An RNA structure (23S ribosomal RNA) from Escherichia coli, in which 109 nucleotides are resolved. The structure was determined by electron microscopy at 10.1 angstrom resolution and released in 2013. An Rfam search finds the family "Bacterial large subunit ribosomal RNA" in it. The family is grouped with related families in Rfam's "LSU clan". The sample was in a buffer at pH 7.2. Primary citation: Park et al., Nature (2013), "Structure of the SecY channel during initiation of protein translocation". It comes from the structure "Structure of the SecY protein translocation channel in action".
[PDB]
Context: bound to proteins that are not shown
RNA sequence: CUGAACAUUGAGCCUUGAUGUGUAGGAUAGGUGGGAGGCUUUGAAGUGUGGACGCCAGUCUGCAUGGAGCCGACCUUGAAAUACCACCCUUUAAUGUUUGAUGUUCUAA
Numbered sequence: 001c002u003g004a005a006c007a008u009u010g011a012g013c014c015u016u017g018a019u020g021u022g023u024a025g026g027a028u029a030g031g032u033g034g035g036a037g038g039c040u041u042u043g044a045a046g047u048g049u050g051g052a053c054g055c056c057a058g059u060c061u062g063c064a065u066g067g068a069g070c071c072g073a074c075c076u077u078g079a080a081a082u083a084c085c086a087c088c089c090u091u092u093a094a095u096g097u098u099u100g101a102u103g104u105u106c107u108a109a
Base pairs, nucleotide, nucleotide: 003106004105005104006103007102008101009100010099011098012097013096015094017092018091020089032086033085034084046065047064048063050061051060052059053058
C1' cells in the first nucleotide's frame, strides 16, 4: 500500500460497593476532607453465611432473616486512626469510558 462491523481482555481518569491486617496499634490504618458519634420502625444492630487476621482476651461488614440500637474499647500509637458521611485506587465487581492488544464475520482496497 490497507477497510467495516461485532466478540474477548490488561491498564489510565474514574463512578458505585466489600478487606486493605506493615512496626507499634488489645481489635476494624489503602487514602483524602468533613466528623464524637446512628436508632430514620423489614432497620442499622443482634443471630447466621462468605471475605480480613487470629499477632495481646477481638469484632467489622457485603447479604438474608430482622419494626426488636451497637462499638472504633468515644483509647491511643504513629508518617497518617479507624465509626459514619463524602469518596480513592489496588484485589474485585458492574457502569461511563479512554487506550493497547488479539479473535470473529464480511467485502470495498